[PDB]
Context: bound to proteins that are not shown
RNA sequence: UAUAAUAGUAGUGUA
RNA sequence: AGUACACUACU
Numbered sequence: 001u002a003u004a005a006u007a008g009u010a011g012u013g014u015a
Numbered sequence: 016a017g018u019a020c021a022c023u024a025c026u
Stems, first nucleotide, its partner, number of pairs: 007026009
Other pairs, nucleotide, nucleotide, family: 003004cHS
C1' cells in the first nucleotide's frame, strides 16, 4: 500500500 | 472421465 479469505455435490462456459 | 480459470445451483 492493488491483498487476506476459500465445505460437499452437480451443471455450464473456457484452454 | 484429468489439470487449471470461473460463474450458478442445491443442502
Method: cryo-electron microscopy, resolution 3.3 angstrom. The entry became public in 2022. Shown are 26 nucleotides from a PDB entry: RNA with a sequence from La Crosse virus. The sample was in a buffer at pH 8. The source organism's lineage runs through Viruses, Riboviria, Orthornavirae, Negarnaviricota and Orthobunyavirus lacrosseense. Keywords: RNA-dependent RNA polymerase, VIRAL PROTEIN. The entry also contains RNA-directed RNA polymerase L, not shown here. Entry title: La Crosse virus polymerase at transcription early-elongation stage.